[PDB]
Context: one part of a larger RNA, bound to proteins that are not shown
RNA backbone atom coordinates (compact mmCIF):
# COMPACT_ATOMS: atom_id res chain seq x y z
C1' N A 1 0.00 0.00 0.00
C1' N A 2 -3.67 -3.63 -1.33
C1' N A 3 -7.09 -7.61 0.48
C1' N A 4 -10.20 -9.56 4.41
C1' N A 5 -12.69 -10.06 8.90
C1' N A 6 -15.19 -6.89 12.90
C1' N A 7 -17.39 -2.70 13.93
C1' N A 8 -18.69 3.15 15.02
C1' N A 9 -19.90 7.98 13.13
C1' N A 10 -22.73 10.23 9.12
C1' N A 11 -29.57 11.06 6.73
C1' N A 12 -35.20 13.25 8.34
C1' N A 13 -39.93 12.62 3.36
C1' N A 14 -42.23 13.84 7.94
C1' N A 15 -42.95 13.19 13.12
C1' N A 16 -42.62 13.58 19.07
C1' N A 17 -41.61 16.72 23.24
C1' N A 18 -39.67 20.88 25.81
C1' N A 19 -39.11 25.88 25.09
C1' N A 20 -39.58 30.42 23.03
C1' N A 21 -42.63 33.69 19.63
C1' N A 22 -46.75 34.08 17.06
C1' N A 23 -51.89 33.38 15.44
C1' N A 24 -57.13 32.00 16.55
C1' N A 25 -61.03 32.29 19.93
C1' N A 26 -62.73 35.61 23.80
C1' N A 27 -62.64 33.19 29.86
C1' N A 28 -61.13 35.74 33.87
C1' N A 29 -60.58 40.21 36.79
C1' N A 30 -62.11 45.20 37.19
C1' N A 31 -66.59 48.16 35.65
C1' N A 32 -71.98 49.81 35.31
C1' N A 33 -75.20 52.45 31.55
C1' N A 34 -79.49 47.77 33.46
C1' N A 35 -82.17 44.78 36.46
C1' N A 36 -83.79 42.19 41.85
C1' N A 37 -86.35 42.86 46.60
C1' N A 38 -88.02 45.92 49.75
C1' N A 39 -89.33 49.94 53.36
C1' N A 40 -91.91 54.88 54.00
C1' N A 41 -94.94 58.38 52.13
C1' N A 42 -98.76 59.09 47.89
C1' N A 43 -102.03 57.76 44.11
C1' N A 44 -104.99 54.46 42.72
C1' N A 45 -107.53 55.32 36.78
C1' N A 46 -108.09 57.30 31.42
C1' N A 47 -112.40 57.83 27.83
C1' N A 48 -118.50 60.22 23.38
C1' N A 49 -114.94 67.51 24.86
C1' N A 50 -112.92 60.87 21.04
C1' N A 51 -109.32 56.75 25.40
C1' N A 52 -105.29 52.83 25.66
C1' N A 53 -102.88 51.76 20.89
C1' N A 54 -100.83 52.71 16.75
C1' N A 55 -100.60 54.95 11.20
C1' N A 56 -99.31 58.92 8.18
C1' N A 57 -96.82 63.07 8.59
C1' N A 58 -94.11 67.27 10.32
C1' N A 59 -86.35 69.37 9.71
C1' N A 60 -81.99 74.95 5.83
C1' N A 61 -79.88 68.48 5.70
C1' N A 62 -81.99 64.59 7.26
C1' N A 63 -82.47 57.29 7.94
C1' N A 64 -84.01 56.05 12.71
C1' N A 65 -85.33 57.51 17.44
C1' N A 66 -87.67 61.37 20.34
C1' N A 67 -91.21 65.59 20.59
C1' N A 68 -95.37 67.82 18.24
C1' N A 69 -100.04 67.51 14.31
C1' N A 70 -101.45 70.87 8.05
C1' N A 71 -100.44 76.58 13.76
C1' N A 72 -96.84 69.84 13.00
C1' N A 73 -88.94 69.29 17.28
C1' N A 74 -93.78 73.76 17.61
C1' N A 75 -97.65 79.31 18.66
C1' N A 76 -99.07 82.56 23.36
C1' N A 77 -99.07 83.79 28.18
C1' N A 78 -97.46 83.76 33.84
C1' N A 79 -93.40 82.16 36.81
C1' N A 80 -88.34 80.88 36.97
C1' N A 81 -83.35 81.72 35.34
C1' N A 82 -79.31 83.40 33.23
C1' N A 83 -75.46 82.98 28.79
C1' N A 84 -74.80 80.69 25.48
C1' N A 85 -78.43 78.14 21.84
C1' N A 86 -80.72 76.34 16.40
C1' N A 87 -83.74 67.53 20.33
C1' N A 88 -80.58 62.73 20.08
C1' N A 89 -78.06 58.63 17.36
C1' N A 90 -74.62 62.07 15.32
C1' N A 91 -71.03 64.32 13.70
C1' N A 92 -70.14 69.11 9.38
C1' N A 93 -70.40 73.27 7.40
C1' N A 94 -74.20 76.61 6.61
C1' N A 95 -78.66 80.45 7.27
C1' N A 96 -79.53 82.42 11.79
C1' N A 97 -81.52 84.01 17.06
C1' N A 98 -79.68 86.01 21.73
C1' N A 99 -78.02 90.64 27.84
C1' N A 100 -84.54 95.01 24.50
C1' N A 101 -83.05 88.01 28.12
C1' N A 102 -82.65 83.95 23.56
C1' N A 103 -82.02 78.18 24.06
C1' N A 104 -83.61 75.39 28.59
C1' N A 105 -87.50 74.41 33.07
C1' N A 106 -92.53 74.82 35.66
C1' N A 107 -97.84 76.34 35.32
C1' N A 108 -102.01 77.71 32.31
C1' N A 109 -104.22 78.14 27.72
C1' N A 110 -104.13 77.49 21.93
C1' N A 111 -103.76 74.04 17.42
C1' N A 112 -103.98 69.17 17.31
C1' N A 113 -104.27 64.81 10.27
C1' N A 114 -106.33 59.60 9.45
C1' N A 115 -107.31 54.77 12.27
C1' N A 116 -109.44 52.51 17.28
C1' N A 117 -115.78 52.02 21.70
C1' N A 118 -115.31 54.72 16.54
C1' N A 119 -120.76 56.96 17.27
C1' N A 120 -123.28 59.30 9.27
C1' N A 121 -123.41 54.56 6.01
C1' N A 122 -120.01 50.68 4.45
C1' N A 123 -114.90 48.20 5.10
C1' N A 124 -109.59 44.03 3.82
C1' N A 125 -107.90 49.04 10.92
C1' N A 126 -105.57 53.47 9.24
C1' N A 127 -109.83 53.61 3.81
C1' N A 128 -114.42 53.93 0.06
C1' N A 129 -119.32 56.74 -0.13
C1' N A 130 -122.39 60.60 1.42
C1' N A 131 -126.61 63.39 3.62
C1' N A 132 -129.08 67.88 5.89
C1' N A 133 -128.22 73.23 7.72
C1' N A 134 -126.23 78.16 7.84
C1' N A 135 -122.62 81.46 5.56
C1' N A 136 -119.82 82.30 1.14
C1' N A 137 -118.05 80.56 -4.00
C1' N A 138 -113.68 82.10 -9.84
C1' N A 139 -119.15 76.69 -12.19
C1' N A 140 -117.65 71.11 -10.95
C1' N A 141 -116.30 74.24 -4.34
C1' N A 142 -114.69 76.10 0.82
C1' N A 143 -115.74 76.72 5.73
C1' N A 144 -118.35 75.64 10.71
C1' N A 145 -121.71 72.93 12.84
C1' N A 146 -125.33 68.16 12.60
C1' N A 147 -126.42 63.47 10.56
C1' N A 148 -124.92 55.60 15.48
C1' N A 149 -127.23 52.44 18.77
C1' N A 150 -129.71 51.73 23.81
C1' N A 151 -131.61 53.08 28.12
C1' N A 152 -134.51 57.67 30.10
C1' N A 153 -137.72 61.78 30.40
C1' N A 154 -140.28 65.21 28.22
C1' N A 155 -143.23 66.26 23.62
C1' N A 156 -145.82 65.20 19.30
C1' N A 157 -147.86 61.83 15.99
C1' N A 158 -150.26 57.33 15.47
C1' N A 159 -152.80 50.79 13.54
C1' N A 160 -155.93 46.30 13.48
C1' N A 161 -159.98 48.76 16.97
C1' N A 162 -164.63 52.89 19.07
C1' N A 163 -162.04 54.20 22.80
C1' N A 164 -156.89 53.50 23.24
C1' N A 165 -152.44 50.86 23.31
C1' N A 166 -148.41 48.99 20.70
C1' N A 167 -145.54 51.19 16.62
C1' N A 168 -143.29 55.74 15.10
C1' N A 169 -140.23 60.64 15.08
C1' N A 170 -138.22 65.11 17.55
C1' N A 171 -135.50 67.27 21.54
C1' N A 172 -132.85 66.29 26.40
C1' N A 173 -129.35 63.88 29.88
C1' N A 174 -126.77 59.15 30.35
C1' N A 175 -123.85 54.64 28.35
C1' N A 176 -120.60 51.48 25.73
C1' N A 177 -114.18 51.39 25.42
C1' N A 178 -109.17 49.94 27.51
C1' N A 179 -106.22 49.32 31.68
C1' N A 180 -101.73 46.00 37.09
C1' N A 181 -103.07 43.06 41.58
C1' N A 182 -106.77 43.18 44.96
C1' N A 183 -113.26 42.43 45.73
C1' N A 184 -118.12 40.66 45.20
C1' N A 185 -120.86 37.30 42.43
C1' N A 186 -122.05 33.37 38.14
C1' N A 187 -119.76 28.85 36.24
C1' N A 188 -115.97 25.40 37.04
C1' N A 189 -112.05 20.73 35.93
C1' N A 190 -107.88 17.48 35.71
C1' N A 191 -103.23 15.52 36.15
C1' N A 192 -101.94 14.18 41.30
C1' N A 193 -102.76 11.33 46.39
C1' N A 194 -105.18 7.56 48.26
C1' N A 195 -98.36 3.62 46.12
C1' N A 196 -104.18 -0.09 41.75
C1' N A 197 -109.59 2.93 42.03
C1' N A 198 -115.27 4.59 41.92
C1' N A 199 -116.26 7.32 47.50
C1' N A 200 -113.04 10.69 49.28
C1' N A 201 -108.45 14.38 47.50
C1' N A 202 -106.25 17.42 44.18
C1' N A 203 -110.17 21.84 45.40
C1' N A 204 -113.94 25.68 44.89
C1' N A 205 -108.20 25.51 42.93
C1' N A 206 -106.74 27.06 37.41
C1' N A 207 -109.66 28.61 34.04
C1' N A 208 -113.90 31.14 31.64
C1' N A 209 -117.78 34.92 32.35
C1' N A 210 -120.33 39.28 35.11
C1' N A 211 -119.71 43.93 37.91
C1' N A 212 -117.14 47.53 41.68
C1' N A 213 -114.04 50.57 44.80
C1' N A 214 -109.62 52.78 46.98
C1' N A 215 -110.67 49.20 49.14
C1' N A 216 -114.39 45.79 48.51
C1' N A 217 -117.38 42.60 50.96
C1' N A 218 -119.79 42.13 56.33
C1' N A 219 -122.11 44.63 60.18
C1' N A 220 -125.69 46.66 65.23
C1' N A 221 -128.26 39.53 67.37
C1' N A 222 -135.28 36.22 65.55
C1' N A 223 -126.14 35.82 68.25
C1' N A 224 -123.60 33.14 71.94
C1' N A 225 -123.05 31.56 76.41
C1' N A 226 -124.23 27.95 80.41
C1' N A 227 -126.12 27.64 86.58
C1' N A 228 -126.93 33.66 84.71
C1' N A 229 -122.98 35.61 81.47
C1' N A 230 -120.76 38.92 77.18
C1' N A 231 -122.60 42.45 73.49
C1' N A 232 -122.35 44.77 65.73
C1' N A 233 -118.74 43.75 61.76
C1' N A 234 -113.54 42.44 60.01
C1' N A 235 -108.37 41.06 60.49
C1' N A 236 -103.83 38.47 63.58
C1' N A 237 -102.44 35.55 68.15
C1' N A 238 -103.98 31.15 70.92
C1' N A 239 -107.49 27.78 71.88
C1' N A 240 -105.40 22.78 68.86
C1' N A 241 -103.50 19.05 65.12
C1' N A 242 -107.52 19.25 70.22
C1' N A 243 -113.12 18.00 69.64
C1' N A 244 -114.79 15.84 65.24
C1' N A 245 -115.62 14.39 60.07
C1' N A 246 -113.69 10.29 57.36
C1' N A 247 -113.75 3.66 51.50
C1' N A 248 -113.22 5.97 60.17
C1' N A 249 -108.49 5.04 54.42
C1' N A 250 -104.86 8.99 52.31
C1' N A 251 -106.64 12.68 54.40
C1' N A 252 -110.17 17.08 55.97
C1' N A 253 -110.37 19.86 60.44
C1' N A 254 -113.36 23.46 63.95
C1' N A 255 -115.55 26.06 67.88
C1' N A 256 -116.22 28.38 72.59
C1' N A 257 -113.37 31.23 76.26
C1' N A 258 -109.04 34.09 76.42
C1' N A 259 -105.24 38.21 74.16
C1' N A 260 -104.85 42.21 70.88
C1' N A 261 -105.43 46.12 66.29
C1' N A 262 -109.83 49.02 65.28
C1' N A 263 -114.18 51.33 67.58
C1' N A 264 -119.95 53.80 65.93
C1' N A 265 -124.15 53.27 65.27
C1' N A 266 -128.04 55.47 63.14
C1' N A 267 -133.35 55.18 60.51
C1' N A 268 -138.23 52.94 57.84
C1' N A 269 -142.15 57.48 54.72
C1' N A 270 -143.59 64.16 60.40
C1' N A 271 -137.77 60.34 58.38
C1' N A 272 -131.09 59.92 60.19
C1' N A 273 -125.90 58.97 60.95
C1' N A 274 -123.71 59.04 57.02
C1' N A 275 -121.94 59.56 51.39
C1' N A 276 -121.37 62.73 47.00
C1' N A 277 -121.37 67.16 44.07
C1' N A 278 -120.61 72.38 43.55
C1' N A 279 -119.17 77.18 45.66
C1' N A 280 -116.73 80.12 49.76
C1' N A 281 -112.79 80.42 53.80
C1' N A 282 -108.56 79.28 56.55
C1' N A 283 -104.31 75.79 56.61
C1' N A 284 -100.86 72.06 54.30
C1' N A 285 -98.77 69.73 50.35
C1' N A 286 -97.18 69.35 45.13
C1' N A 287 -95.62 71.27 40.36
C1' N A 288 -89.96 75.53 38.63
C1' N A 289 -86.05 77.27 42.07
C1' N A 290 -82.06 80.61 45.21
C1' N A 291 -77.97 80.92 48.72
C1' N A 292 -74.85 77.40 50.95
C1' N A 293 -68.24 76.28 54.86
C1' N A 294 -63.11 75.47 54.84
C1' N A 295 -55.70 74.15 51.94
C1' N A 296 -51.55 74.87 51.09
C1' N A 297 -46.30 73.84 50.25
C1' N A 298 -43.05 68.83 49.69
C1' N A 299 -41.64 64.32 46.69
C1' N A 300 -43.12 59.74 42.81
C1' N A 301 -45.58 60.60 38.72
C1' N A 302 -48.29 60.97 31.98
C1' N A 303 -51.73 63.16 35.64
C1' N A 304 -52.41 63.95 42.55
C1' N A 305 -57.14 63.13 45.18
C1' N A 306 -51.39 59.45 46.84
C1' N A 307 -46.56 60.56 50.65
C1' N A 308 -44.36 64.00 53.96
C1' N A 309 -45.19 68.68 56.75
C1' N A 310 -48.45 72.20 58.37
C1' N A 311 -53.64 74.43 58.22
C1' N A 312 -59.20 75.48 58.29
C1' N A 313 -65.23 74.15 58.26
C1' N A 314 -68.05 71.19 60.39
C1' N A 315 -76.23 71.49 62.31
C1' N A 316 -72.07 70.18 56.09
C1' N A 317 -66.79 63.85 57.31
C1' N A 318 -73.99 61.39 52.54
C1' N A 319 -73.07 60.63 47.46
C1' N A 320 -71.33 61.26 42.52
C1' N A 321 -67.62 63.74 39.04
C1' N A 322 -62.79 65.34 38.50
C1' N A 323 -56.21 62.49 34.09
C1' N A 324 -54.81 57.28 40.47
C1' N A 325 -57.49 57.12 46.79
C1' N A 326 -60.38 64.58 48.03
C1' N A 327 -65.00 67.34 54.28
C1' N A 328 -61.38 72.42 52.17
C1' N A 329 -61.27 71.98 43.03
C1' N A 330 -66.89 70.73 40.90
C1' N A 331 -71.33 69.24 41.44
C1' N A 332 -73.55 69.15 46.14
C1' N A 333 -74.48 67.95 51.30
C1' N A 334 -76.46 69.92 56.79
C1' N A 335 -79.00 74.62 57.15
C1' N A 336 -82.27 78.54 55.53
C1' N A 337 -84.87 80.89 52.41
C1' N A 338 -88.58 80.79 47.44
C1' N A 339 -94.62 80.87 43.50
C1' N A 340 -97.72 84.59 38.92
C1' N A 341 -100.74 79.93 38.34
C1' N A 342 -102.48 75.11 38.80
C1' N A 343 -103.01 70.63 41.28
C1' N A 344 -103.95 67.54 46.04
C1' N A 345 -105.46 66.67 50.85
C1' N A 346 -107.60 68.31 55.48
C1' N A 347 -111.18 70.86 58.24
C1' N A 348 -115.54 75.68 58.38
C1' N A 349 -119.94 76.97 56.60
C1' N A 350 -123.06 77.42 52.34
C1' N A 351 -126.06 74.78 48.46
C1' N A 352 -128.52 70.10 46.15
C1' N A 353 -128.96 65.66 45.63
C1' N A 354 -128.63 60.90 47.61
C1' N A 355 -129.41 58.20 51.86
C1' N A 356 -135.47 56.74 51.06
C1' N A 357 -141.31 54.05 46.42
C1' N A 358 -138.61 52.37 52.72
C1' N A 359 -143.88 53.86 57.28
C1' N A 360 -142.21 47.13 61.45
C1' N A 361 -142.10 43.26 57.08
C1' N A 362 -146.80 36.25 54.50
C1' N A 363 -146.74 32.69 49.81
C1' N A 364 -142.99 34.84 54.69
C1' N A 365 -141.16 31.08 59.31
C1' N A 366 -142.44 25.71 59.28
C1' N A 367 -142.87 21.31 56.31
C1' N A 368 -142.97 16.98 52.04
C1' N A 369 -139.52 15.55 48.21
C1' N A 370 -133.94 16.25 45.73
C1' N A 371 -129.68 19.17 45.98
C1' N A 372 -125.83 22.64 48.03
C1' N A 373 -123.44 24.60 52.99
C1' N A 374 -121.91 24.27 57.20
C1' N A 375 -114.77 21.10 60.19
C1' N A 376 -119.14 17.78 59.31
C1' N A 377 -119.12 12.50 53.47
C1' N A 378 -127.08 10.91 55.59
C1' N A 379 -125.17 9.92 59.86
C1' N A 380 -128.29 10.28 66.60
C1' N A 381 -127.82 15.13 62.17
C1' N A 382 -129.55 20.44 64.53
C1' N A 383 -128.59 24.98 61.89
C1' N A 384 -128.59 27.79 56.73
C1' N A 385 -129.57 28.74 51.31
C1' N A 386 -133.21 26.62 47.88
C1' N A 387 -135.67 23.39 42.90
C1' N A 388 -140.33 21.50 43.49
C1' N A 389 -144.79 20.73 46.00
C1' N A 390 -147.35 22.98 50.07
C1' N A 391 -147.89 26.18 54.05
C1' N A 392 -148.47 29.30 60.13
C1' N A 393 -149.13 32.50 64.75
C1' N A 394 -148.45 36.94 64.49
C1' N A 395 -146.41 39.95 71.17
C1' N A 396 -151.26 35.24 76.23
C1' N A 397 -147.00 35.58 69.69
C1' N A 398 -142.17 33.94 67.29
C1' N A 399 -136.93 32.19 66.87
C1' N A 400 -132.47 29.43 69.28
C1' N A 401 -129.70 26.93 72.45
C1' N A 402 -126.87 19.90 67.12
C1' N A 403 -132.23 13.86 66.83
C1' N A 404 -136.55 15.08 69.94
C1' N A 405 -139.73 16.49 74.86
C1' N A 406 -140.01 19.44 79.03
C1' N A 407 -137.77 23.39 82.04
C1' N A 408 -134.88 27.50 82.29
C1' N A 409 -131.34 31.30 79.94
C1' N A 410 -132.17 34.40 75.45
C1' N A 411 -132.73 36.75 70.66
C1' N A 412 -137.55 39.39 67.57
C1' N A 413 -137.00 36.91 60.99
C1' N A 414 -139.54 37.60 56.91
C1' N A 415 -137.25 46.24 55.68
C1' N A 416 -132.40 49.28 55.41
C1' N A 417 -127.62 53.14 55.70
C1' N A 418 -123.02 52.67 58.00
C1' N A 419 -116.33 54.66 59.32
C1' N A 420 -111.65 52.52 61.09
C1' N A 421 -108.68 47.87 62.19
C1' N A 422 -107.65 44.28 56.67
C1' N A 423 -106.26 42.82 51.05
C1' N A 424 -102.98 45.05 47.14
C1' N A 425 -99.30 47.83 42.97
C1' N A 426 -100.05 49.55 36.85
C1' N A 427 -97.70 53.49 38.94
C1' N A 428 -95.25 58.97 41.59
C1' N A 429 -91.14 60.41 45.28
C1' N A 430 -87.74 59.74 48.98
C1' N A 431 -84.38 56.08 50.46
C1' N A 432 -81.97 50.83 51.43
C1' N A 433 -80.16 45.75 50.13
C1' N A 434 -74.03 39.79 53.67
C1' N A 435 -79.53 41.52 46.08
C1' N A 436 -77.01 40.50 40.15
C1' N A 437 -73.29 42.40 37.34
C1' N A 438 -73.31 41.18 30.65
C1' N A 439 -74.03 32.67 30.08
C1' N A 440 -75.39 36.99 35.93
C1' N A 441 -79.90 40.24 36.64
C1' N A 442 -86.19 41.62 33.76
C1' N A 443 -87.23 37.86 27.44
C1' N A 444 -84.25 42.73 26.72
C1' N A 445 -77.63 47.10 30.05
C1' N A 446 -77.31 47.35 22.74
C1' N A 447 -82.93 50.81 17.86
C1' N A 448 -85.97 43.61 22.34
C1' N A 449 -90.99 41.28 22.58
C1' N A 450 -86.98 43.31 18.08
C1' N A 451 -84.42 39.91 14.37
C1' N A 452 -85.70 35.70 13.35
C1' N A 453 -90.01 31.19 13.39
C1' N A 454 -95.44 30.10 12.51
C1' N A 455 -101.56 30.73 8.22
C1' N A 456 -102.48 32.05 12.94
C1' N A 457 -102.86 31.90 17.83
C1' N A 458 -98.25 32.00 19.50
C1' N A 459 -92.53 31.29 20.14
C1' N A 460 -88.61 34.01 20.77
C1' N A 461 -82.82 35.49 20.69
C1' N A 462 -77.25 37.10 19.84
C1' N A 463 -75.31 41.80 20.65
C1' N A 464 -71.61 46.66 26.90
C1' N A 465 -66.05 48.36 27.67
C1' N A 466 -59.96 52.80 22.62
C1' N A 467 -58.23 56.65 25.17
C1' N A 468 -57.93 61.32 30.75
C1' N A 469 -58.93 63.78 25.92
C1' N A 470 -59.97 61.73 19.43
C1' N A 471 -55.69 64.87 20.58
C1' N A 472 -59.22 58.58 15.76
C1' N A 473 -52.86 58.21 12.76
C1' N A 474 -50.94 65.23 8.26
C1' N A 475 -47.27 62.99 4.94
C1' N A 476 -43.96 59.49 2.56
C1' N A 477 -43.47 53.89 0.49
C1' N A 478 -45.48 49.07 -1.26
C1' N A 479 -50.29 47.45 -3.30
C1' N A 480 -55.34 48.07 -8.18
C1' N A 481 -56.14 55.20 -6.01
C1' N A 482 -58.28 47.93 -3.21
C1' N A 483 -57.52 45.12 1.43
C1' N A 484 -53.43 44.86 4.21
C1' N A 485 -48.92 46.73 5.97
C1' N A 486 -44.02 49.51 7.07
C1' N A 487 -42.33 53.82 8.91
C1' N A 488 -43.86 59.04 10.92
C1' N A 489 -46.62 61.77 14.08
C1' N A 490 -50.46 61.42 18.81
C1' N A 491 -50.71 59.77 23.59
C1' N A 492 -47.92 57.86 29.76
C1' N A 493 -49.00 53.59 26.66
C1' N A 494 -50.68 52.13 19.66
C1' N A 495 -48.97 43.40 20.10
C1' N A 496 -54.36 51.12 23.80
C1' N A 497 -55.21 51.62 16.17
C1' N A 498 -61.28 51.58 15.94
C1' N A 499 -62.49 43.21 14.94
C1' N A 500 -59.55 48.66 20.06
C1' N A 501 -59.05 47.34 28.48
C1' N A 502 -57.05 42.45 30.22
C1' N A 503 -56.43 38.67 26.58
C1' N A 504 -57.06 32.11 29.53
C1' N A 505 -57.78 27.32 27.09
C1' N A 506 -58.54 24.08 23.50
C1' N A 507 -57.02 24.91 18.27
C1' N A 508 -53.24 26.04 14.24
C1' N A 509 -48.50 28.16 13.38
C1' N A 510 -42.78 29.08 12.82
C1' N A 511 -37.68 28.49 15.54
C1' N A 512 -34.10 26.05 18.45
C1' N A 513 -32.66 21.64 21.33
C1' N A 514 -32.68 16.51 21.49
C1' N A 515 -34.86 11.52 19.82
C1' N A 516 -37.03 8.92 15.34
RNA sequence: GUCAAGUAAUUAAGUGCAUGUGGUGGAUGCCUUGGCAGUCAGAGGCGAUGAAAGACGUGAUAGCCUGCGAAAAGCUCCGGGGAGGCGGCAAAUAUCCUUUGAUCCGGAGAUGUCUGAAUGGGGGAACCCACCUACUUUAAGGUAGGUAUUGCAACAUGAAUACAUAGUGUUGCAAGGCGAACGAGGGGAAGUGAAACAUCUCAGUACCCUUAGGAAAAGAAAUCAAUUGAGAUUCCCUCAGUAGCGGCGAGCGAACGGGGAUCAGCCCAUUAAGUUAUGUGUGUUUUAGUGGAACGCUCUGGGAAGUGCGAACGUAGAGGGUGAUAUUCCCGUACACGAAAGGGCACACAUAAUGAUGACGAGUAGGGCGAGGCACGUGAAACCUUGUCUGAAUAUGGGGGGACCAUCCUCCAAGGCUAAAUACUCCUGACUGACCGAUAGUGAACCAGUACCGUGAGGGAAAGGCGAAAAGAACCCCUGUGAGGGGAGUGAAAUAGAUCCUGAAACCGCAUGCAU
Molecule: 23S ribosomal RNA, nucleotides 2 to 517
Organism: Acinetobacter baumannii ATCC 19606 = CIP 70.34 = JCM 6841